[PDB]
RNA sequence: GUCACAACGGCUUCCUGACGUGGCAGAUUGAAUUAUUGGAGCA
Numbered sequence: 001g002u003c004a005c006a007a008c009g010g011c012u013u014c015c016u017g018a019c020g021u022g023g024c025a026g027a028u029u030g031a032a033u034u035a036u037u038g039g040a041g042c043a
Base pairs, nucleotide, nucleotide: 001024002023003022004021005020008017010042011041012040014039015038
């Protein structure tokens, strides 16, 4: 820094966010402002 597993619905053919963790880059020099309490379909 990214991607992944992943808490979390009435149900899911699905998507979105990501509480917690990890992979993928050599760990010697000044304390990084803020998750959504869900969407779509069927009620």
Shown are 43 nucleotides from a PDB entry: RNA (SAM Riboswitch) from Proteobacteria. Rfam match: SAM/SAH riboswitch aptamer. On this family, see Weickhmann et al., Nucleic Acids Res 2019: "The structure of the SAM/SAH-binding riboswitch". Rfam links the family to the GO terms regulation of gene expression and S-adenosylmethionine metabolic process. Released in 2019, the model rests on solution-state NMR data. The entry is indexed under riboswitch, SAM, SAH, pseudoknot, RNA. The model includes bound s-adenosyl-l-homocysteine (SAH). The 2019 paper behind the entry is "The structure of the SAM/SAH-binding riboswitch".